[PDB]
RNA sequence: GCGGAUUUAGCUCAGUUGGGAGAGCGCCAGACUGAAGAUCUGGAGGUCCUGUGUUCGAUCCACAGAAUUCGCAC
RNA sequence: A
RNA sequence: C
Numbered sequence: 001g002c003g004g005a006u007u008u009a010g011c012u013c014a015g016u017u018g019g020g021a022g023a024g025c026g027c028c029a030g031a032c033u034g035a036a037g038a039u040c041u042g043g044a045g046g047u048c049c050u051g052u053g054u055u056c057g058a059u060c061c062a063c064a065g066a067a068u069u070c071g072c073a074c
Numbered sequence: 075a
Numbered sequence: 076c
Stems, first nucleotide, its partner, number of pairs: 001072007011024003019056001027043005049065005
């Protein structure tokens, strides 16, 4: 200098054709316990890694960046 | 280099 | 290189 990846919820993983994402594990509630742990029923949480473009509108597409990973050279 |  |  060149190429393939992968980037999502605090953690581990899903998911998709542009109208905007779901699980467990946590997390906090309410029940039960003197309390704990276990359990049951709820709840909150994600700028979908970033910018710009296109679009009425971008997690997604296009163009550009970034982190981490496997390779190519010089 |  | 």
This is an experimental structure of RNA (TRANSFER-RNA, PHE) from Saccharomyces cerevisiae, with 76 nucleotides shown. Rfam match: tRNA. Its family is annotated with triplet codon-amino acid adaptor activity in the Gene Ontology. Rfam's curators write: Transfer RNA (tRNA) molecules are approximately 80 nucleotides in length. Their secondary structure includes four short double-helical elements and three loops (D, anti-codon, and T loops). Further hydrogen bonds mediate the characteristic L-shaped molecular structure. tRNAs have two regions of fundamental functional importance: the anti-codon, which is responsible for specific mRNA codon recognition, and the 3' end, to which the tRNAs corresponding amino acid is attached (by aminoacyl-tRNA synthetases). tRNAs cope with the degeneracy of the genetic code in two manners: having more than one tRNA (with a specific anti-codon) for a particular amino acid; and 'wobble' base-pairing, i.e. permitting non-standard base-pairing at the 3rd anti-codon position. By type it is a transfer RNA. Crystallisation conditions: 1.8M AMMONIUM SULPHATE, 10 MM MAGNESIUM CHLORIDE,20 MM TRIS-MES, PH 6.4. NCBI's taxonomy places the organism under Eukaryota, Opisthokonta, Ascomycota, saccharomyceta, Saccharomyces. The 2006 paper behind the entry is "Enacyloxin Iia Pinpoints a Binding Pocket of Elongation Factor TU for Development of Novel Antibiotics". The entry is indexed under HYDROLASE, GTPASE, TRANSLATION ELONGATION FACTOR, TRANSFER RNA, GTP-BINDING, NUCLEOTIDE-BINDING, PROTEIN BIOSYNTHESIS. Protein in the same entry: ELONGATION FACTOR TU. The PDB entry is titled "T. aquaticus elongation factor EF-Tu complexed with the antibiotic enacyloxin IIa, a GTP analog, and Phe-tRNA". The entry also models magnesium ions.